[PDB]
RNA sequence: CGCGGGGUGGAGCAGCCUG
RNA sequence: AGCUCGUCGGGCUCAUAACCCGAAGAUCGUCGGUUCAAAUCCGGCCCCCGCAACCA
Numbered sequence: 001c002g003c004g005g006g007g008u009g010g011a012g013c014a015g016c017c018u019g
Numbered sequence: 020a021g022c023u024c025g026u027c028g029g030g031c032u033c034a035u036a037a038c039c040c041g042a043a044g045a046u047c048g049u050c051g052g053u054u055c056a057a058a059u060c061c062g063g064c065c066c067c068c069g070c071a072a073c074c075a
Stems, first nucleotide, its partner, number of pairs: 002070006010024004019055001026042005048064005
C1' cells in the first nucleotide's frame, strides 16, 4: 500500500442497528 | 449507558482477609456532518490489531 476489525468508569468486557 | 473486579464509607474481628449493609465513579478515542435527539448514523484524523503483498 489493498481488504477487514477494534478505541466504552481505575482493569477486562457488554450494549455497539438514535431517546 | 450495563457485567465482574477495583475504589470510598459503615459494620463483623483483638486486628487483617473473607463476609454483610451502602455510595461514588462514564461523557462512549478525536474532529466534522445529518437528525427535534448521536456510544449509536455517515465522513476525515490519531492509534491498535489482522488477512494479503502472487507468475517470472